[PDB]
Context: one part of a larger RNA, bound to proteins that are not shown
RNA sequence: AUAGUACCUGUGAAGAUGCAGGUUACCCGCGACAGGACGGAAAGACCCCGUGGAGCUUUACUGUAGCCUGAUAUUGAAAUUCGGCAC
RNA sequence: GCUUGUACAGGAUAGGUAGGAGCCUUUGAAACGUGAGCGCUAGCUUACGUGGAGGCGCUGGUGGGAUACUACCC
RNA sequence: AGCUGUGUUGGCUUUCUAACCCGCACCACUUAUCGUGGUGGGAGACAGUGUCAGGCGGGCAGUUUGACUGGGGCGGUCGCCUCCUAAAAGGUAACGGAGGCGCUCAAAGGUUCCCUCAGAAUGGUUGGAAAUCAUUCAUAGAGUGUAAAGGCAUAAGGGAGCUUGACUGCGAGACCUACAAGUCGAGCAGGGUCGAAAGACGGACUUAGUGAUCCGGUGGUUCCGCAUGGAAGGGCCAUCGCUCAACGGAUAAAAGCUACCCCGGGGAUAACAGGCUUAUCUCCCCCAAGAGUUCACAUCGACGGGGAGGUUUGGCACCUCGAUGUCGGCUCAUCGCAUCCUGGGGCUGUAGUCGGUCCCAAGGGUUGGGCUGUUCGCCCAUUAAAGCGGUACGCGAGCUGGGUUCAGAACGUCGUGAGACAGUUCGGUCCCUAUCCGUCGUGGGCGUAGGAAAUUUGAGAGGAGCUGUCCUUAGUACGAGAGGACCGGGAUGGACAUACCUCUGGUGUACCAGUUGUCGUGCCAACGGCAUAGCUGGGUAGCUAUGUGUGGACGGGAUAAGUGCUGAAAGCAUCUAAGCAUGAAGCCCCCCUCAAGAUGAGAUUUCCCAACUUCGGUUAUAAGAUCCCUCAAAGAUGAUGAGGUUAAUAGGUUCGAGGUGGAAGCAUGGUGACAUGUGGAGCUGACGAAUACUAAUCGAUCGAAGACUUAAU
Repeated sequence: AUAGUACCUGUGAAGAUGCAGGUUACCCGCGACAGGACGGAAAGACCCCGUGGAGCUUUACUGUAGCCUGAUAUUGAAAUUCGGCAC
Repeated sequence: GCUUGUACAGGAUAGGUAGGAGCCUUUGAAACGUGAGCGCUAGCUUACGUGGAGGCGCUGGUGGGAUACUACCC
Repeated sequence: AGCUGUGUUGGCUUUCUAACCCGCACCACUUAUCGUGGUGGGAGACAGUGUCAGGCGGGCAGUUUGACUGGGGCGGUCGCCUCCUAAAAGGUAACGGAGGCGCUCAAAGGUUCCCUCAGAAUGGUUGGAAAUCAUUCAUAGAGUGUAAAGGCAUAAGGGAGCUUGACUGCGAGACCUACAAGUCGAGCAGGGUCGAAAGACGGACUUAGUGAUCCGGUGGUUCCGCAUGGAAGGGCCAUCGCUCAACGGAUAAAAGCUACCCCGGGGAUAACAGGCUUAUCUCCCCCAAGAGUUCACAUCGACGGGGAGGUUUGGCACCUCGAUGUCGGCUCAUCGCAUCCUGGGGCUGUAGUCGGUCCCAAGGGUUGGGCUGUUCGCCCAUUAAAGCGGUACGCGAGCUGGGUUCAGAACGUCGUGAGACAGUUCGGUCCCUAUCCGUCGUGGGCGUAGGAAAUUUGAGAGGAGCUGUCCUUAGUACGAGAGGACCGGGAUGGACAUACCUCUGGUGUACCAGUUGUCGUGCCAACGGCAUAGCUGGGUAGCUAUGUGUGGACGGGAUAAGUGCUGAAAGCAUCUAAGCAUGAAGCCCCCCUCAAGAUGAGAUUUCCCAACUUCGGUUAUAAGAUCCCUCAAAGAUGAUGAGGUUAAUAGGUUCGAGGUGGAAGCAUGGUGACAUGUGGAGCUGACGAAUACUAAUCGAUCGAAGACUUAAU
C1' cells in the first nucleotide's frame, strides 16, 4: 500500500491477523467497552555525531569605540636667562 | 685671535700643515735682566727696556715637513 | 690651551596682547533666551581642532576551544627501538602482556701484533664469608657505553705500538615499500694510514638517539641580473637557527557556559521495556569434620564440591531516535507453586495441650489505620491466615499527577565569571468523535428432503467451591501436679453470592398541608405566576440497602503422599513383579444456568394437504404468521409479553385501598389576631375492582404440495 483481516504453542531483525503445526469458527447489522493493530498527531526536545549555528562569560586569540600622555601645525611680543655657533 | 709640545735641521735643540722668492718692516726687527709658554734650564715665536737693523721665512733649509706672513691651531 | 665683546641660534622662567575661545554683560538688526555685528569684561599663545607616536581598553566585535574511546564525560594515550601474543617463510588486531629512546665516545674509531674469563675447589698475615696471592676444573655461566633479542674464543672480549678511512667523485645489482622516505652493496678513479707482505680501512657486535616544505642567517661561486659598467638582489654548492612531541607538521598564533537554546542526522551510539548470558541474586543438593549428657544425619552443618530458576545489581549493543512516551496510588484482573490458612500423611530429642522438620495438595480464602510522593520500612489494633512470584517491574487511546529531566526564586557549597551540584526548598497546561481484530449485550437472512404450533433430550460450555466461636462426650484419656484431648454429636456467627419490597429506612419535580416577598384575576374573601421544586413538615406506586429470605461444612466413583494383605524372584525376608484392599475440601459426577448453526442440524404430541401445466412455472390458497393500531409484568431500537368489538388493551366515569390531616360557604364566641360547629371534612400520580362512554375501523401481504437408491414389509 491492496485486503475475503481468529486463537494457542513455536519460528523469525531475538514481543506475528498475514510464516509452521494444531485448535476453534454459518452470512449481514445495531447499542456498548477499551486489550492489540509496537493505534493517530509532531522527519525525539533526552543521548551522541557535524572541522553545523546562535546567546552569554573571562587573567582564550586577534582587534577596536573611547580615554590618558607626548611631538608638531594653527602660533605672536618683551625681558630674564643658560647653551651652541661665527669673529 | 694667539702662543706653546721638544725637534738631528734655520743661524738659538719653534707648533700640524697648507698660500708663502717675500713681507714684517719709517704701521720696529735680534743675543738677555726681563714678558706667555717650555726648557735636553739651550733658548725658539713674540712684546717691551738702555740701546738699537734684523728676527726671519716655502726658498736659505749640511733635517720629515717647517714658527715673515696668509689662514692658522693641535 | 685661559678668555673677553659682537652677529646668530636654541633652551628656561616670568610678563604682555593682537591671533584663538567665552551655554559673560549691555546695544542693534528685531517685536526674537537662535544667529551676525558693535562696545566693555574673563581668559590667552594655553585651551580646542588636524596629523603622527606610546599606554589603557569583554565597553563592543570577529573567531578558536583535537582525535581514539566496548555511549559520552573523567582518567590514560598519540613519534621511534626490542620481545611475547604470531598458528616452525614474511606479514598480522585489541584501552592485550613486558621494557627502553629524544644519546654517547678524540678513543669506546683504523690497522699490526700479542693474550684469555666468571665461577667453583683447596691453602694461606690482614682475611668483612668473598678484597690480594698460588694450583686444578671451569663454553662464556665472564665480558661486550646504553633496553631487549639475535650473535661473538675466526674472538665482535682484554692489552700494547703507530695513526685519523669518523676520506673526495661515484656505483652493476638487490631488499623494503601506496607515495614521500628507509636499507645493503661488489667494483672503478683520485689521494692516504697501518703492515715485511698478502691485505684491511667510506665510524662504533647488529638493530633506537629525529622533524617535510615555505621563510630567514652565514660562507664559496667559470651562473643570471632587465640600455651599458658596477652595485643590491636571485640561482647553484656547503652549512646553521626557532616551532611543529596531537611527532605526514590546518601558516611556526587559538579558553569556557547554555536549565533561554536552534538546524541537519543516527537505533551506525546511551537512559525505559524486550532478547542473549548468569559473575551477582533466590532456591536445591553431595561429602561430612563437628554441635547436640552418650548418640554425624530429631535439629543444625565448617572447609570444599555439583546444579536449577530468570523475579535483583550488572555484562553485551541484536529490534525501535520520519517518538515503543512516565515512579507510586486507584479501577479491573489472569496465571505458576518453590504453600501463608484450611484438607491428608511420615519422623520426632512427639506424655497431654502446643510445636519442630519433611512429603502430597493450587479448590476457595488471604484486614483497617498512624508516619512518608514514596516502592520498601517502623508502629497501633485485629484475623483461620495477614504467602512469594510472572503478566512492557500487568493495566494513563481506563483515572490521578504527590515525586522526577522544563522555564521563576532562595539557602549551603564549588567556580575569577557566565554558571554548576544531583544537595535541599516553595511554585508550576495530562490531546484523541473507535475503521479492523478482541470482548459485553441484542436483532435480520438462510439452512436443517412438505409446511406449522407447543413441549423437550443433552454432545458440550459456564457458575459455585471459604471459615470462626460456644455447648455436650468430659474435667474423661494423659499427667507428680499444673494443665488438658483425639474421634463423634448439636447450636450459632464473619466475609461472599442473588432473589425480593411484607417489615425498618432512603428517594419520590402532575400527591396533601403550613408559610415569606412581589405582581395579577376591578375590590373583600378565594386563587394563579415568579423567587433552587421559593422555603418548610409529611408521603403512594416504582426503583432501592444499611432491610427481609435462601445458598456453599452432603453423597458416589477413581486417585496422590502414605498404610496394608497374600506373595515369589532369592528354600528366609519382602506393599509388587502376577493378584487383592484402603486412602485428601484436590480429579469425574452429584447442585445452579445456557445449550441441536451438536451443518453429526436430534426426539415427542397435535394441526394442515391443488389445480392448471410446456409442471417451464402460473395462479389462488390451508394450518400458521405479519403489516397496522391500543399497551406493559418488557424495553436504547428492534425483540418479548397482554389485547384488537364474538373486546376490559389504554382508561374517562363510579367505588375502594393508601396519603394528608379537618376544604369552601355559612353560623356562633371574641374588641382583635383567631377559636369552635356543620364534618375523620375536603382533596388525591403511578395500586385493586366494576362499567363499552372514547379509541383499538375497513383492509392488505406472506405462506406447503412429501425427490432418488437399496433392504425388510
Keywords: Ribosome, H68, translation, protein synthesis. The RNA (23S rRNA, nucleotides 2045 to 2920) from Staphylococcus aureus has 874 modelled nucleotides. Ions in the entry include magnesium. The sample was in a buffer at pH 7.6. Rfam match: Bacterial large subunit ribosomal RNA. Its Rfam clan is "LSU clan". Among the 27 different proteins in the entry, which are not shown, are 50S ribosomal protein L6, 50S ribosomal protein L36 and 50S ribosomal protein L17. Cimicata et al. published it in Mbio in 2022: "Structural Studies Reveal the Role of Helix 68 in the Elongation Step of Protein Biosynthesis". The structure was determined by electron microscopy at 2.48 angstroms resolution and released in 2021.